Annotation
An RNA: 38 nucleotides with solved positions. The 2014 paper behind the entry is "Structural Characterization of Interactions between the Double-Stranded RNA-Binding Zinc Finger Protein JAZ and Nucleic Acids". Protein in the same entry: Zinc finger protein 346. It comes from the structure "Structural Characterization of Interactions between the Double-Stranded RNA-Binding Zinc Finger Protein JAZ and dsRNA". The structure was determined by solution NMR and released in 2014.

RNA sequence: GCCGUGGUCUGGUGGCCGG
RNA sequence: CCGGCCACCAGACCACGGC
Numbered sequence: 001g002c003c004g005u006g007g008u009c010u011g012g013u014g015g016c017c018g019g
Numbered sequence: 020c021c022g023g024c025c026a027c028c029a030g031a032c033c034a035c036g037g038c
Base pairs, nucleotide, nucleotide: 001038002037003036004035005034006033007032008031009030010029011028012027013026014025015024016023017022018021019020
Other pairs, nucleotide, nucleotide, family: none
């Protein structure tokens, strides 16, 4: 330095429910 | 059209292990 998992955040799509 | 919810995709950040 890269690689694999994990967690949050950032953006794109879809569905569940109501108005 | 709007609001509570999850996933998929990539980026930033960090823990571990391999090269």